[PDB]
RNA sequence: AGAGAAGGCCUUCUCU
RNA sequence: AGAGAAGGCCUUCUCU
Numbered sequence: 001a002g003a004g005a006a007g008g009c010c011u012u013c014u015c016u
Numbered sequence: 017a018g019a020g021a022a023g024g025c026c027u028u029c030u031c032u
Stems, first nucleotide, its partner, number of pairs: 001032007010023007
Other pairs, nucleotide, nucleotide, family: 008025cWW009024cWW
C1' cells in the first nucleotide's frame, strides 16, 4: 500500500 | 433524533 475486522467523525438521500 | 442506504476522512488490529 491493498484487503479483512472494529470504531470515531463529517456528509448525501429515504423512512420513522 | 433514531434507523436504513451510500460516500469522505481519521484511527486500532490482522493477513498479503